An RNA structure, together with DNA, in which 16 nucleotides are resolved.
On the sample the depositors note: Chemical synthesis.
Entry title: Crystal structure of yeast DNA polymerase alpha bound to DNA/RNA.
Crystallisation conditions: 0.1 M Bicine, 12% PEG3350, 10 mM MgCl2, pH 8.0, VAPOR DIFFUSION, HANGING DROP, temperature 291K.
Perera et al. published it in eLife in 2013: "Mechanism for priming DNA synthesis by yeast DNA Polymerase alpha".

Context: bound to proteins that are not shown
RNA sequence: GCGGGCAG
DNA sequence: CTGCCCGC
Numbered sequence: 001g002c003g004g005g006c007a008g
Numbered sequence: 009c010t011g012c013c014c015g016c
Base pairs, nucleotide, nucleotide: 001016002015003014004013005012006011007010008009
C1' cells in the first nucleotide's frame, strides 16, 4: 500500500 | 464512521 475482518 | 487485528 492493497485486501480481509472484527468490535463499539 | 473509527480504530484494530489478521494476511500477501

The entry also contains DNA polymerase alpha catalytic subunit A, not shown here. It was solved by X-ray crystallography to 3 angstroms.